This is an experimental structure of RNA (23S ribosomal RNA, nucleotides 1307 to 2050) from Listeria monocytogenes EGD-e, with 732 nucleotides shown. Ions in the entry include zinc, magnesium and potassium. Among the 27 different proteins in the entry, which are not shown, are 50S ribosomal protein L18, 50S ribosomal protein L31 type B and 50S ribosomal protein L17. Koller et al. published it in Nucleic Acids Res. in 2022: "Structural basis for HflXr-mediated antibiotic resistance in Listeria monocytogenes". Method: cryo-electron microscopy, resolution 2.3 A. The entry became public in 2022. It holds a match to the Rfam family "Bacterial large subunit ribosomal RNA". For this family Rfam cites "Crystal structure of the ribosome at 5.5 A resolution" (Yusupov et al., Science, 2001). The depositors describe the entry as "Cryo-EM structure of Lincomycin bound to the Listeria monocytogenes 50S ribosomal subunit".
Context: one part of a larger RNA, bound to proteins that are not shown
RNA sequence: AUGAGUAGCGAAAGAAGGGUGAGAAUCCCUUCCACCGAAUAUCUAAGGUUUCCUGAGGAAGGCUCGUCCGCUCAGGGUUAGUCGGGACCUAAGCCGAGGCCGAUAGGCGUAGGCGAUGGACAACAGGUAGAGAUUCCUGUACCAGUGCUAAUUGUUUAACCGAUGGGGUGACACAGAAGGAUAGGGAAUCGCACGAAUGGAAAUGUGCGUCCAAGCAGUGAGUGUGAGAAGUAGGCAAAUCCGCUUCUCGCGAAGCAUGAGCUGUGAUGGGGAA
RNA sequence: CGGAAGUUCCUGAUUUCACGCUGUCAAGAAAAGCCUCUAGGAAGAGUAGUACUGCCCGUACCGCAAACCGACACAGGUAGAUGAGGAGAGAAUCCUAAGGUGAGCGAGAGAACUCUCGUUAAGGAACUCGGCAAAAUGACCCCGUAACUUCGGGAGAAGGGGUGCUCUAUUAGGGUGCAAGCCCGAGAGAGCCGCAGUGAAUAGGCCCAGGCGACUGUUUAGCAAAAACACAGGUCUCUGCAAAACCGUAAGGUGACGUAUAGGGGCUGACGCCUGCCCGGUGCUGGAAGGUUAAGAGGAGUGCUUAGCUUCGGCGAAGGUACGAAUUGAAGCCCCAGUAAACGGCGGCCGUAACUAUAACGGUCCUAAGGUAGCGAAAUUCCUUGUCGGGUAAGUUCCGACCCGCACGAAAGGCGCAACGAUCUGGGCACUGUCUCAACGAGAGACUCGGUGAAAUU
Repeated sequence: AUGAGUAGCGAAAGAAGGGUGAGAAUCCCUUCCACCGAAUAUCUAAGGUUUCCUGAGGAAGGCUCGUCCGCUCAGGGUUAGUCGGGACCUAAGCCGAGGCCGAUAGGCGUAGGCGAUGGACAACAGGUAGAGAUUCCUGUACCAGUGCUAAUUGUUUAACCGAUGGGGUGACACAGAAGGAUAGGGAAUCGCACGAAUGGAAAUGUGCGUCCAAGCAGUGAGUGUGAGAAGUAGGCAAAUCCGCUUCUCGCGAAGCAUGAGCUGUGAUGGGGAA
Repeated sequence: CGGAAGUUCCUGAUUUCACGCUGUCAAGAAAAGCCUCUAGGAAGAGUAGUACUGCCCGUACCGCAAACCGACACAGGUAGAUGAGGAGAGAAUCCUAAGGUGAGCGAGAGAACUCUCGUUAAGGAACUCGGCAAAAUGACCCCGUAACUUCGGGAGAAGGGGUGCUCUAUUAGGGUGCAAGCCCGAGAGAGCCGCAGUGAAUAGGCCCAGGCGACUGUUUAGCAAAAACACAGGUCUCUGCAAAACCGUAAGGUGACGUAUAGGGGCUGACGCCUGCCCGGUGCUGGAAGGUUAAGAGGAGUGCUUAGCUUCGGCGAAGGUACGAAUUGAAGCCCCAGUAAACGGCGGCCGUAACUAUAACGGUCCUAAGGUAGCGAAAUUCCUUGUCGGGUAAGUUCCGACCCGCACGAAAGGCGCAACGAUCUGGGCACUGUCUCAACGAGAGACUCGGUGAAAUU
C1' cells in the first nucleotide's frame, strides 16, 4: 500500500448569555441544571521528581477542537531548637577485630556495631499570600545550654557530681462490661438583616451568625496503692538502693502516686453576621 | 468601608480517662531514657534575675490519582488519619451538607441486529443436559414452629398476622435537671384516606429425600473450589539427649534455650459401633552355631636372571626380581525366629433333603491363608434401562428392596451419623418471557452528517 474514510475515539448532563480571539460545542466569566458526599470531600505515608506559580506559545503531544493544558519556552517558588529523620535507643535481620571451619574463593561466629515498621523526646493560636508555612510575621510559650550581675552556701570527716557497675521503672496479649468526661450533633436563646413575586402570613415569619490555643496557676470523675522500724548465706566489688525475713502499728480513711476533663489566666488580645 | 451576639438545654462517641477494671489461655519485645544505690571523682556548686546561643537532612506539587504501579491523560491496583444531617442498629440505604465534579469528540436519527433495562393476555417448567437466567422472598413487631439430635442444635424450620394519618396526647411511663424546660415514649380507644401504609431505596425463597466430606479453614495467580488438601482425634514407629530427624564439605545450626505427658517420620481422619483370617514371599526387628566373602596379615613354593660347576645336553648358591599356596581376616548374604493400623494376600471342582427348585450336609485338589462383621446393580455392576416396588399420564435418572459382589469389605479403614456445604443427585411448593410464541417501550451502539482515524489479511 490493501482493508477504509471503515473499527474505534476508554463508564457519566448539560444549557444559554457575556467575553476573548485570525479562528470557539471544547478557553474564561455568569446563571440555572445535573453528579459524588464512609466520597468523586479533607489530611497524610509511599512512590514520582519540578509535574507547583507567573508570563509568553500553539509545531508536536492531547484519541475531536483548542485562544487551553500535567505540553513548549522563559523567569520564579520549598525558610523550623520544638513537625518527620539524623547528631538518642534497640527488634527481625545484616556486618563482624580476634576466633572456628574450609582445594582457592570463602562459610560461620564472639566482642563490638549497623538496622524502624516499635521506644524516648520542648509550640501554640492568630495573621499573611502568585507559588511555603506548627518553618515567615504578630502575640504568648516551652526545652537544652551559655555568659553577665546579685546575694547564698562549700572549699579534704569532704557542698556537689556520680558510674560504662547494682536495682527499680521503662515494659507491652486478647476479649468483655459498665461508667466519667470531652469532640461532634441538635434545639431554643441572643444578635443582625429583611418583610416578601402567585391565593395567605408582622410572625410558632424567612435568612445568616450565635467564640478562642499551648503555656502558667488552681482544681478534678475516677483509677491504683497497709505504712514504719529493725535485721541480712543474694544482687560478679560496695550499697543507706533492691530482694528476703521478723516485729510493731491497721484500714476502703488518710496520705502518696497517677488522671481525662474543668475553672481562672493567656485575652485591653484574636476572630466574628454585617 | 464597617464590627453585634457568644447563653441555656438536649443528645453524645468509633475519642479520651484506659488494656483502668473484670475475665480467658494461646500466657502476651528489647534497649535507651528516667529514678535510685553505692564504687569512684571533687572546689566549686546550685537559687534568683538578665540577655544571648541552638547544627545537618526533608519541606514545592500530585497522592483512590491525568503526576504512584499497570507501554496510554488506561473502568484495574495503592497503607493510614478524618469522614456531617434526615429517616436508620448502622460507615447499610435513599436524598443532601461542607467540599468536590459535569469525565478531552460532537450534531442528528429513533431501521434490522446486538448489548443493558422496563412491561406483558392466557398458561405456568410444557423450556433445557440441568428452572441456566430471571421472577419470587427480603425490614421490624407479634403468633407459631416437625422429623431427627452428638441435647448445643435443627430454627429466621415451616406456616400465619400486623405496619399510614388524626384525635384522646406536653397520654401513661421513662431519661435529664435545683427549677424552667428538653429529650425518649408504649399499649388501648375513637376516627380518616388510598388499589396499595418497612407506600421509595436497601435487607432470607422454602420444603422432602439421597451420595460424598464430620465441622470453620486450604487449593490449580490466568479454563477445575471439589468428593481433593488440612483438621481435631486414632494408630504404628523412631528418638536417653552432642536425641532421632533435617540443612551444611565442615565449622555452625534447626530440633530446643525442649528432654519420652517430648521431639521426628508413616498411615488413618470428628463422633458412634467396630476393625476378621494369613508371617509362605518382601520389608523391619532380633538371633548367632555353621557356610560363603574384601583389603590387610602370612610367605610354603614356582618362574626369570647367574657366580660357580658340567661332556655335549644341562645343573645351579647368594642376591635381585615376577608371581605366589596353606593359614588368618568384618559387616552383608545364606540360615533361625518374630512382626500385618508393615509391603502385601484373603482358592477350585463334584455331589446331596417328602414333588420341584436350592443345598444346613458330604467328598476331593490346592494354599501362607482362603473374605468374618457390615454393606451391596454402589462416586464400585460388564451383561444392564438386571428384577420387583415407589414416585410420574408416561421415569435409561432418583428412592426402597432383592443378591449371580464381571471386579465391596474393615485405619490406601468397614458401616452408621446430628450439625455444616456457592458440593453432587432426585422430587415438591412459590414464582416467573425458560417455554407455548412472541409483542411493545427506554438507553448505548448500529445508520446520516462534521472532526479524527487504526488492524488482522493480501